This is an experimental structure of RNA (25S ribosomal RNA, nucleotides 1443 to 2360) from Saccharomyces cerevisiae, with 777 nucleotides shown. Entry title: 80S S. cerevisiae ribosome with ligands in hybrid-1 pre-translocation (PRE-H1) complex. It holds a match to the Rfam family "Eukaryotic large subunit ribosomal RNA". Its Rfam clan is "LSU clan". Keywords: Eukaryote, ribosome, translocation, elongation. Among the 76 different proteins in the entry, which are not shown, are 40S ribosomal protein S10-A, 40S ribosomal protein S9-A and 60S ribosomal protein L34-A. Method: cryo-EM, resolution 1.97 angstroms. The entry became public in 2023. The sample was in a buffer at pH 7.5.
[PDB]
Context: one part of a larger RNA, bound to proteins that are not shown
């Protein structure tokens, strides 16, 4: 090239007015309408994985399998701010040098081994706090986790695009150096409580011991948070023929700190059969119940500070601008077999019993230092200075990743409103997105997918394939066998709206 | 006992209605029975999900660390092993229930007697001038005995003999050892075969239940059964229906027919 302007550009409910811009608009952008994902999202973020796709600008030759004035293009430029988030350290399975050993060798074993494998405290030294020299600790490199372990930050406000990172404005931790007040010593290393144990402190080297780090998993029940649901009141809105003291919405408190707060578990004190105490769950007590009275963990939660000056909501205003004001509310409550989550007691499992390590703490111990015109404590309190490097942008998927691609395919995880309803089933909304899938125009066959259907009722077919009937709950009844658990929703029956109304099941307080 | 706060479950009862009321949504067809694997589990990613594998449950096997079993090329290497026979390796059978027969000839594993048969090199005798050549000796192994079947496997024929016949409880043999017990079947295993008989049906190569010289059924190469499970294989019933009788219509996307936009097989 013919095929051929042919096949097809038909899954994911959808779209339409109207302006604006434009040379040109189904498709851009603004308004208005109709939808739709329906919180296990078509929302809000991440993890691999992409790498600038983010954002502004100016822009459409190509590409978005119609279009394009748009864009994940093209062009050009901005844009990632950390002591506290992460890396980084630890070690897991494992990975891997030394020392040996094997192998012709590329190398291969082995990870503490048949190895003289060592820094760190200091008598003394300060011919120099080191060699000579007193004297203490080792069965061993190093790599390995952005979901394990792990020091420490919140909240409000800013961008065009960064934010637990910048501003404000109040915290916390390590590291280091400090000088005060505290406190403590004439009984030197602190008092108080029978005790459980308090505390602002209240010396402690070597060693040594315990703790914490640190762990299944299901159950039910407690409690707490944050959602959800109501009531009153203080706005601001929407309905309003009628009617609704109605319908919608604001009313919020971070980290951090002080005081206070718990189950469990512990102490005193008694001595307990008429056995008591108590959980939903049957455990518990002379190895010392009940009771009384006390201690302690501070998950958590009240009240306070942070902090109302913030953040919502609203009103009066000025307004050629940067926009600025002025003010006022921002308050009090109640429900629960709720939803989500945390956490505590507990109980059920297992021939399953559910890391390891850094790291930090305490204990035992008493080396050792230590006071009186004075010494002793940076685990009491305040006060000084630093915290480096690397990541930060955005998508995270019916367009940003992989699938040759803007592919109905694959790709880990967190958050989750209201009805119905047993329910994270379906169906409807709210908040937030979307509104994208080439249109238009007709309504022939055949078709895909979705219904029906008189009479019979599997005669169709290999075959009841496809369909169709059943179907939730409540009640009633359930056969054969059976390993006595089951079979069982066996089988067969009947109820179910709406509305009026009965009954009964509860807290607390005197 | 009174005050006083709460939030839902649950019965029941009038009265209503075009007798509807889980009103959309949502949401079990069931039953008699055989085949078969006990269950749940798992696998052929992308044509097979099963009866296949696994499986607990049985049962055999090796092994006491100088080890069993397995890695290495080799090592002063390694898995099991941070182990110890209630363990580890290594098979086979597949839950329970009930059994699990006979048979060691044969191929396997495995332990004997070696007055040895076979018998490497090395060593030892002879010969020979030495190469060498012969000869004894001679490890394990095989080889002979034994053992062993929940190893691998196999379980056949033929005389003869009960007073009708028939058939042989009985007694003999021989092929290579025994000669199919218990049970089970025209069975997912039987050729002939659409075996016969009985049932189901109007008619059944289907199913079910009997039969059983069974070409070729059979005992952890597991027999027989088995409640429960099963997207498993099959006959039957009730329900139920466009599966057919026989088509018929309705919807929404197509196809069609315009704008843009535009391939391929194949020639």
């Nucleotide at each position: 090239g013919g095929u051929a302007g042919u096949a097809g550009c038909a899954a994911a409910u959808a779209u339409u007015c109207a302006a604006a811009u434009g040379a040109g608009a189904a498709c851009u952008u603004u308004g208005a309408a109709g939808a739709c994902u329906g919180a296990a999202g078509u929302g809000g973020g991440g993890a691999a994985a992409g790498g600038u796709u983010c954002c502004a600008c100016g822009u459409c030759a190509a590409c978005a399998g119609c279009a394009g004035u748009u864009g994940g293009a093209c062009g050009u430029g901005g844009g990632u701010u950390a002591g506290u988030c992460g890396a980084u350290c630890c070690u897991a399975a494992g990975a891997g040098a030394u020392g040996g050993g094997g192998a012709a060798g590329c190398u291969c074993c082995g990870u503490u081994u048949c190895a003289a494998a060592g820094g760190c405290c200091u008598g003394a030294u300060u011919u120099u706090a080191u060699g000579c020299a007193g004297g203490c600790c080792a069965c061993c490199a190093u790599c390995g986790a952005a979901a394990g372990g792990g020091a420490a930050u919140c909240c409000g406000g800013u961008u065009a695009a960064g934010a637990u990172u910048c501003c404000g404005g109040a915290a916390c931790c390590u590291g280091g150096a400090u000088a005060u007040g505290g406190a403590u010593u004439c009984u030197u290393c602190a008092c108080g409580g029978u005790a459980a144990c308090g505390u602002a402190a209240c010396u402690g080297a070597a060693u040594g011991u315990g703790g914490a780090g640190a762990c299944g998993u299901c159950g039910g029940c407690g409690c707490g948070a944050g959602c959800c649901c109501u009531g009153g009141g203080a706005g601001g809105a929407g309905u309003u023929a009628u009617c609704u003291u109605u319908u919608c919405u604001u009313c919020u408190u971070a980290a951090c700190a002080g005081c206070u707060u718990a189950u469990c578990a512990c102490c005193c004190c008694g001595g307990a059969a008429u056995u008591g105490g108590u959980u939903u769950a049957u455990c518990c007590g002379g190895a010392g119940a009940u009771g009384g009275g006390g201690u302690c963990u501070u998950a958590u939660g009240g009240c306070u500070g942070g902090a109302a000056g913030a953040g919502g909501c609203c009103a009066g205003c000025a307004c050629c601008u940067u926009u600025g004001c002025u003010g006022g509310c921002u308050c009090c409550g109640g429900u629960g077999c709720g939803c989500u989550u945390g956490u505590g007691a507990c109980g059920g499992c297992c021939c399953g019993u559910g890391a390891a390590a850094a790291u930090c703490c305490a204990c035992a111990g008493g080396a050792a230092g230590g006071a009186a015109u004075a010494g002793u404590u940076u685990u009491c309190a305040u006060g000084c200075c630093a915290g480096g490097u690397c990541g930060u942008a955005c998508u995270g998927a019916u367009a940003a990743c992989c699938g040759c691609a803007g592919c109905a395919g694959g790709u880990c995880u967190c958050c989750a409103a209201g009805g119905u309803g047993a329910a994270c089933a379906g169906c409807c909304u709210c908040u937030a997105g979307u509104u994208g899938a080439u249109a238009g125009a007709a309504u022939a066959a055949u078709g895909u997918a979705g219904a029906u259907a008189a009479g019979g009722g599997a005669a169709g077919u290999c075959g009841g394939c496809a369909a169709a009937a059943u179907a939730g709950a409540u009640c009633c009844g359930u056969a054969a066998c059976u390993u006595c658990g089951g079979g069982a929703u066996a089988a067969g029956g009947a109820u179910u709206g709406g509305c009026u109304c009965u009954a009964a099941g509860g807290g607390u307080c005197g | 006992c009174g005050a006083u706060c709460a939030a839902c479950u649950u019965a029941g009862a009038a009265c209503u209605g075009g007798u509807a009321c889980g009103g959309a949504c949502a949401a079990g067809g069931g039953g008699a029975a055989u085949c078969u694997g006990a269950c749940u589990g798992u696998c052929u990613a992308a044509u097979u999900a099963a009866a296949a594998c696994a499986u607990a449950g049985c049962a055999u096997u090796g092994c006491g660390a100088u080890g069993g079993u397995c890695a290495g090329a080799a090592a002063g290497u390694g898995a099991u092993g941070u182990u110890g026979a209630c363990g580890c390796a290594a098979u086979g059978u597949g839950a329970u229930u009930u059994c699990u027969g006979c048979c060691c000839a044969g191929u396997g594993c495995u332990c004997u007697g070696a007055a040895u048969g076979u018998c490497a090199a090395a060593g030892u005798g002879a010969a020979g001038a030495a190469a060498u050549u012969c000869a004894a000796c001679c490890a394990a192994g095989c080889g002979c005995g034994g053992g062993u079947a929940a190893a691998c496997g196999g379980c056949g024929g033929g005389a003869g003999u009960a007073a009708c016949u028939a058939u042989g409880a009985c007694u003999c043999u021989c092929u290579u050892a025994a000669g199919g017990u218990a049970g089970c079947c025209a069975a997912a295993u039987g050729c002939c075969u659409c075996g016969u008989c009985a049932u189901c049906u109007a008619a059944u190569u289907a199913g079910u239940g009997a039969c059983g010289c069974g070409c070729a059924u059979g005992a952890a190469u597991g027999g027989a059964u088995u409640a429960a499970c099963g997207a498993g294989a099959u006959u039957c019933c009730c329900a139920c229906u466009g599966u057919c009788c026989c088509u018929a219509u309705c919807u929404a996307c197509u196809a069609u027919c315009u704008a843009g936009c535009g391939a391929a097989a194949c020639c």